[PDB]
């Protein structure tokens, strides 16, 4: 250096919302999953 | 940059029950009555890293 | 009894002895954010081997 | 590897 | 000359806001600081209640 845990960012998704076409078009305000970082 | 994390124990430990009935189709949430002390998992908060004698297993 | 290994122990804070052990605080017990058969130095110990 | 040790056993370095 | 285990007793906590009484085979009672709500109260305080952390249980 490298191994597992925990969470900040971005992206994607929904198990979340918006509206009912009751499953579909958009999204991340709350709340989880996948990926790069740094301590 | 926010969170796990920490060696030993230290209790009749607090909650996490139970029955009655409204709303709710039910989940739930409110009102009345008893109440308890089994056995455990975090987590706060406390002294310490030993002493008094005896035994044993390797070099 | 020395030497080289798998493994295994030790490593908080100031202060008297440089080295053996005791005073007092207290687990924010040596580390990237923390811990681990996994690395950082010492040591022990086994017939695992030589001497 | 060495010493006690008649020892290859056994103690110590 | 080192090395780790095991015993009887010492003994710190025996406390979940914290403290005093005997008990941990048994019963809990008094009083304190802090917060929230009603009520009295001009207010101060006082009375009534509630918080002083959240969880699992079928033994073998």
């Nucleotide at each position: 250096a490298g191994c597992g845990c925990c969470g900040c960012a971005a992206u994607u998704c929904a198990u979340g919302c918006u509206g009912c076409u009751u499953g579909c078009a958009g999204c991340c305000u709350c709340u989880g999953a996948a990926u790069u970082u740094u301590g | 940059a926010a969170a796990u994390g920490a060696g030993g124990g230290u209790u009749a430990g607090u909650u996490u029950g139970a029955c009655u009935g409204u709303a709710u189709a039910a989940a739930u949430a409110c009102a009345g009555u008893c109440u308890u002390g089994c056995u455990u998992u975090c987590u706060g908060a406390c002294c310490c890293u030993g002493g008094u004698a005896g035994c044993u297993g390797c070099u | 009894c020395c030497c080289u290994g798998a493994u295994g122990c030790u490593g908080c804070u100031g202060u008297c002895a440089a080295u053996a052990g005791a005073c007092a605080g207290g687990a924010u017990a040596g580390g990237u954010g923390c811990g681990c058969u996994c690395c950082c130095a010492g040591c022990a110990a086994u017939a695992a081997g030589g001497g | 590897g060495c010493g006690g040790a008649u020892g290859u056993a056994c103690u110590g370095c | 000359a080192g090395u780790g285990g095991c015993u009887a007793c010492u003994g710190a906590a025996u406390c979940a806001c914290c403290c005093c009484c005997g008990a941990u085979c048994a019963a809990g009672g008094g009083g304190g600081a802090a917060c929230c709500c009603u009520c009295c109260a001009a207010a101060a305080g006082g009375u009534g209640g509630g918080u002083u952390g959240a969880a699992a249980g079928g033994a073998g």
Shown are 222 nucleotides from a PDB entry: RNA (Single guide RNA) with a sequence from Scytonema hofmannii. The structure was determined by cryo-electron microscopy at 3.8 angstroms resolution and released in 2021. The 2021 paper behind the entry is "Structural basis of target DNA recognition by CRISPR-Cas12k for RNA-guided DNA transposition". The entry also contains Cas12k, not shown here. The sample was in a buffer at pH 7.6.